S4 rRNA; S3 rRNA; S2 rRNA; S1 rRNA from Chlamydomonas reinhardtii: 1114 nucleotides with solved positions. An Rfam search finds the family "Bacterial small subunit ribosomal RNA" in it. For this family Rfam cites "Crystal structure of the ribosome at 5.5 A resolution" (Yusupov et al., Science, 2001). The family has 99 seed sequences and 42,628 matches in Rfam 15.1. The sample was in a buffer at pH 7.6. It comes from the structure "Small subunit of the Chlamydomonas reinhardtii mitoribosome". It was solved by cryo-EM to 4.2 angstrom.
Context: bound to proteins that are not shown
RNA sequence: AGCUCUUGCAUUGCUGAAUUUUUUUUUUUUUUUUUUUUUUAAAAAAAAAAAAAAUUUUUUUUUUUCAAGUCAUCAUGGGGCUUAUAGAGUGGGCUACAGGCGUAUUACAUUGGACACCCACAAGUUG
RNA sequence: CCAAAACUGUCCGAAUAUACGGAUUGGAGUAAAAAAAAAAAAUUUUUUAAAAUUUUUUUUUUUUUUUGCUGAAACUAGCCUCCAUGAAGAAGGAAUCGCGAGUAAUCGUAGAUCAUUAGCGCUACGGUGAAGGUAACCUCUAUUGUGCACACAUUGCCCGUCACCUCCGAUAAUAGUAUUGUACAGGAAGAACUAUGGCUACACUUAGUCGCGGCCUGGAACGUAUGCGUGAUAUUAGAGUUGGAGUAAGUCGUAACAGGUUGGGGUAGGGGAACCUGCUCCAGAGUC
RNA sequence: AUUGUUUGAACACCCCCCAAGCACGUGCCAGAAGGGUCGGUAAAACGUGCGGUGUCAGUAUAAAGCGUCUUGACUAGGCAGGCAGCGCGUCUGAGCGUGUGAACACUUUAAACGUUGGGUAAUAUUCGGAGGAUCGGUCAAAUGAGAAUAUUCCGGAUGGAAAGCCGAAGGCGAAAGCACCAACAUCAGAGUCACUAAAGCUUCAACGCGUAAGUUUGGGUAGCGAACCGGAUUAGAGACCCGGGUAGUCCAAACCGUCAACACAUUAUAGUAAUCUAUAACGCCUGGUGAUACGGUGGCAACACUAUAAAUCAAAGCAAUUGGCAGCGAUAGAGAUGCGCGGUGGAAUAUGCUGUUUAAAUCGAAUUUACGCGCAAAAUCUUACCACUUUUU
RNA sequence: UGCUAGGUGACCCAAUACGGGCAUCGGGCAAAACUCGCGUAGGAUUAGCGAGCUGGGUCGCUUUUUUUUUUCAGCGGCCCAUGGCUUAUCCUUAGCCUGUCUUAACGGUACUAGGCCACGGUGGCACUGAAAAGGGGCCACGGUUCUUAUGAACCCAGCAGUGUUGAAUUUUGGACAAUCGCUUGAACGGCGGAUCCAGAUGCUGCUUACAAA
RNA sequence: AAAUUAGAGUUUGGUGCUGGCUCAGCUUUCAUGCGCCGAGCGGUGGUUUAUACACAUGCGAGCUU
RNA sequence: AAGGCCACGAGUGCGUAAUACGCGAGUU
Repeated sequence: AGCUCUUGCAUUGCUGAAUUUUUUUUUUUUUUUUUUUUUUAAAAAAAAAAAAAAUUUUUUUUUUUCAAGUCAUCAUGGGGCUUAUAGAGUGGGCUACAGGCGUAUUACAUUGGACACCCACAAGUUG
Repeated sequence: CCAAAACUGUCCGAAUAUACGGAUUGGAGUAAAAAAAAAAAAUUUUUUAAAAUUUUUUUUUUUUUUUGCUGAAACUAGCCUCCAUGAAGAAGGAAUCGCGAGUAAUCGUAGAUCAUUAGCGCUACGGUGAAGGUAACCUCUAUUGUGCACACAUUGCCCGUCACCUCCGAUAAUAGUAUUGUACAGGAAGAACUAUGGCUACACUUAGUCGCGGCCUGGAACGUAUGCGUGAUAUUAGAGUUGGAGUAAGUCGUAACAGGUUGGGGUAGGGGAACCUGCUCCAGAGUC
Repeated sequence: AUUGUUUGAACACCCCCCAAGCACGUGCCAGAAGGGUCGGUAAAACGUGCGGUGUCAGUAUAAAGCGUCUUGACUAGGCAGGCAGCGCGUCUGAGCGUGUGAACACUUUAAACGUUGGGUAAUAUUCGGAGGAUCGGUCAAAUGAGAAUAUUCCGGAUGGAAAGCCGAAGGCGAAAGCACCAACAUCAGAGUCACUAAAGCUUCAACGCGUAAGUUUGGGUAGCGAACCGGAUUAGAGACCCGGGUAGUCCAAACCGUCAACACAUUAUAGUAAUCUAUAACGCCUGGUGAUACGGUGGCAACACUAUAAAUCAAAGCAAUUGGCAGCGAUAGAGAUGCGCGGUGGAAUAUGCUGUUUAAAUCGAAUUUACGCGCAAAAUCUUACCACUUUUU
Repeated sequence: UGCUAGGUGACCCAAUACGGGCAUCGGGCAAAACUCGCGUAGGAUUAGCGAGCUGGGUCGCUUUUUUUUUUCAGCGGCCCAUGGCUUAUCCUUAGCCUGUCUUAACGGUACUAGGCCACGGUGGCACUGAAAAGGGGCCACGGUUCUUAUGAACCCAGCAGUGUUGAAUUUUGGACAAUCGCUUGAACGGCGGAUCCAGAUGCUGCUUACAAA
Repeated sequence: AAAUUAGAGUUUGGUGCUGGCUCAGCUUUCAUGCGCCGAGCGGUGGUUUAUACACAUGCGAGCUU
Repeated sequence: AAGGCCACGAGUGCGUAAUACGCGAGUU
C1' cells in the first nucleotide's frame, strides 16, 4: 500500500421476524375574574366558561427479542497474504442435470376458443 | 394522447383430445398497397347461347411501408416473425395455505435496471367483481384475581430403594485387666481387753520388811495386703450387625408446586421401587 | 561544665468486609481464602517485579478465654405467625394470696351423663304370585344375576345397623366428644335473692378422662369396607376405577394412651369474647441435617413413652411481594376458526435451492422469517472461479 | 498446751567480785482442738437408703488443784424408742475461696503472690511428743539394681539434672552476707537448693552515636 | 470532688424478618514460621502447664558439751 | 564417745461434692 482472504460469536451501519395493534384522547384560541416579576409597560400565574381542532390519499410514520443476517455495500478491530489471496489479456464457468424440494405462470374448456367490430370507454392533456 | 376482459355479430361441441390446450422438435427468414403524366382506345372470358369494360396495352413516373432486430460478434446462450410436429393435462389424495368491499380472482396497463433480452420476476395503475360472519370455537394476548418451596423464572425447587468409596456414631459375644461388698481360712507388724510371773526405788518400818505408785515374760476380741466362690461400677481391644452424614457425571419412577387420586400428625395391612388401603381431625392444597 | 551531624529491618496485607493497585505469568490447571468467593483464556484475590497501607525488633498464622452475642434473656429474648403451649382434667408440693371460692331457696337451660322398656323412613336375605330378557355399572369400556326367571313388583318373615328431615357462622360440655324417643337416674351451667368471711391461684410429683384403629374372650350379624381371585387410561400395574367380599365397623368386659388431639391463642386474676397487655404459678425452644439404638416403666403385643447425642454443613428457613407458568374462572379483540372463494401438492414451462459430476460450475442466504434471495436482470464485459500467456512488489 | 519477760534456789558452770545454763513457781497475751447456723458440680438412662440407716437409758469413755457454782461426742459394749432421711443414697467430674482476664454493669471463665485443706510410689499400724511424721520406726504390695539366688539396698508431687510423651518446657550456678528459721551463753559463731543473688525463657517499663571533663 | 453499653460482611430476583458463621476488641503461650540476637538498670511470670510417669549422679538438717 | 535440741520452711492436687473451704455467733 493492496486484497472479492478470514472472523457477522470482535464490530458500525442497515435489515429480517411476529410482538400485526396501538397510533386518539389531548392541547390551543377567546371571554370573565384575580395576582407574580421589573423603573410608562410585557410576559407569567390562577378559577371557570365557550369554540379551533389534531399529518397523507390513507398508507407511511411510533414501536420490545433473537450472539437473527451481511467483513462480497463501503467501512473497520484482530489474524493471513504479497512470484501471488496483486493487475491485465483471451476463451469458458457463474445457466451443468438420476433425484428431491420451494415459488409462480399457463391450461385442462362452452360461463369457452377463434374472427371481426367501434378499433368501446381509463388511470394519464399539463410547462 | 394509448389498452384488454366484455358488451354486438359470425363459425365451432365426434373422447374429438376437439377448431381446447401450446410444452418439445425440424425448417425458413419474401408478400405489397397508394396514386400521377403522355400515346392509343372502345377489350378480356365461357358453353353451345352467353358473361365482366367502354376503360384495355405502351412509356415515363412516383410515394408509403417493406428490410429479421439490437449489438463488434446472437450455435450453446438472446429476442423477433412465419411455417411445420402437436406432448402431458379432461380440475389434482394425504396434507395445507392465503384472504371477509371496490377484497379475492380475472384483465390489461407502465416504471425500473437496461444495446437488446422481465413471457412468467418485482414494484406500480386501473377495467370488471361477488361469495360470504359469532356457540370456548383452539389460538395470540391483554384485563384480572385467586395458589407455588419457581427467578438460571415449572427443562425449575426437588424426592427416595439402591451403587463404588470415605467419615464420628449406636451396639456388642467376649480376651480381659482397675475398684469394692460378702462366704470362710486367715490375719503380719500391731493389738481394746486381760494380767499381780515380775524388777525396782519414793516413803515408812531401829537390819530383809514393806510397797497405793514407776519400769517388765504373758494370752486375746479386733485389724491390711492375700484364695478358690460370687455381685457392682468403669475401661479400651473387638468379633458382628445396623443407622446418620458426605460425594461431578451408575440409576427407577412421579412425592412436592394452579400441580394434575387433596395431603397429612395418627395406628395397623398390601407392593421389584416413589408408596397406596380405612377411620375422626386439621384445612398449614386448590378454588367457586 | 565540652563539641559535630542523619528516618531500618523486617513481616503481613493491598476484590468487599478491611487501609491499600498495576504489569507480565497461567487460564476451573498451578493456586489462594476467615466469610462472599476468584480463576471456565484479556485474573484489581493465584507465579513474579513495581507501587502503596498497617505494626515495627517485631509481625502474621494456629489455638484458648471473655465480649460482639438480648447467642439460656435477672438486668435483657420469647413461645397462633421461623424453633417454642404438654390432648384435657383432679391436684393438700413450692411460690403468690384483704370483694374470689363454695352449699341453700326460686327463674331458666338442652345432642350433659349411664341404665331399662318401646319405635322407625330404611336395609339385604327369604316364602308364594305378576312378568318374560334385561340389569349391574361407569368419561368410557370388563367378571357376573339369568333360560333354573335377573332390575323390579305384590304381600309375609328375618334381624340389627343408624337415627334419614329437624338442625343452624345453634346448644351442651374440662377435653375427646355428644343428634330415635319415654321413664329411672346423677349432674352441670347461667340470672335473682339470701348465707360464708380466704376455705383462693397454679400443678413439680402422682393420678384419672381420653375420637378412632389394634389385641385377648364369647358369639352371630341389615348395610359399610382390608385380603384373595377378575377386568380396565397405560409397556410391565400390585394403585386410582369397575366386581364379588373375609377379620374389623355391631355388642359386653379388659389392655393400649400415643396424634396439625389447634384458639396451633397454657391456666388464673384484674381491666371492654384478643394476637391491646401488668402479674401468679407453670410447661417448652435455643442454627440446620441428625431421634434412631441402648437402658428404665407398661403390655398379650404391635410398640407407647422418657431420652440425648455423636458427626458434618453455612445456610436450611419465614412473610409480603415483583415477574414465568394455568392441566383455575369472568369481561374485551383477531376469515381466530367451523362460514365462502381461489391456490398449492397432478402435467409442462419459467424460476430459485440441495445433491451429482466438471477444470471452475465464484461466494454468502439454511426451520419458521432461505429457496422470483443478494442478482431492479451473466452473450464477452458484469465477475470475484477455472485453462493458458504475460506483468509489478 | 506453747512462748516470752519476772521471782526463787543446801544445784552446775563462769567470776580479781558476779552472769549464764538447769529445776520450780506465777503475771502477760497466745496458739491449738472440738462443736453448731448457712453456702455449695450435674445425672432420673441414681428411687428407695443391704443399715444402726437417727434417737433415749446403761456403762467404758485413763487426774484433785483459790472463796456461793462448774468439766463434750456413738467413739466401743449392752439393752432399748422403732424410727431417721427422702437430690436420701449411687455414679462420674472436680482441691476450695479470694484472686487474674473480660463485660458498661450483672455475670462468665487458664495464672499472679498469698489464705486453708489434702498427699508424699500404694496400703495398714505404732513409739515419743501437748500435737505426727515429705530425706523418722515396723509389715505387706508395685517398681529399680545385684547375688555364689539365700536375700538385702532404694522410692525427687525438695533443687539442679536425665529419659518417654509433648508444639513446648531452664543452670547438675554462687552464697549464708541481708532477712527469716533451727541451733549455740564467747567468737557479726555453725547450717538451710527457704531465701537472696546471678543465668536460660514468654510478657512487660526503661534507656541506649561515639568522642572528651 | 462518684469517670458508667461501637459494629460490619454473609441467605435472596430484590425488600424485611429468623438465627447462625466470620472479621475488626482485650488477654494469653520457652505455640509455629520469617528477622534481629549491641549493653545496662529492673519488674515479674512460669503450677516440666500434662505423668500423683521411671529416676543416673551431686546437694538439700544439722547444731552442741 | 555419751547425752541435750531438729512437726518451721519447699513441692504437687491423687483422693475429696463435704470432719473440706468461706462467712457469722458462741466456746467447756